This is an experimental structure of RNA, with 40 nucleotides shown. The PDB entry is titled "RNA LOOP-LOOP COMPLEX: THE COLE1 INVERTED LOOP SEQUENCE, NMR, 8 STRUCTURES". Released in 1999, the model rests on solution NMR data. Keywords: COLE1 RNA, LOOP-LOOP COMPLEX, KISS COMPLEX, RIBONUCLEIC ACID, RNA. NMR data were recorded at pH 6.5 and 308 K. Primary citation: Lee and Crothers, Structure (1998), "The solution structure of an RNA loop-loop complex: the ColE1 inverted loop sequence".
[PDB]
RNA sequence: GGCAACGGAUGGUUCGUUGCC
RNA sequence: GCACCGAACCAUCCGGUGC
Numbered sequence: 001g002g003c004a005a006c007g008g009a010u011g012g013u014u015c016g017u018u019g020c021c
Numbered sequence: 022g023c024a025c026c027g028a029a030c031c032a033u034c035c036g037g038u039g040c
Base pairs, nucleotide, nucleotide: 001021002020003019004018005017006016007015008034009033010032011031012030013029014028022040023039024038025037026036027035
C1' cells in the first nucleotide's frame, strides 16, 4: 500500500483476526 | 432433565457441544 476473507446474523456502526507480496 | 459455547454494541431472529 494493494486485495480477498473469517469473527452467527437482519438494519445501523465498528473493532479483532487471517493468507500474501 | 443438566451444564457448557455462539466478536463489540442495540433492537430483532437463529445455531452448537458432552450425555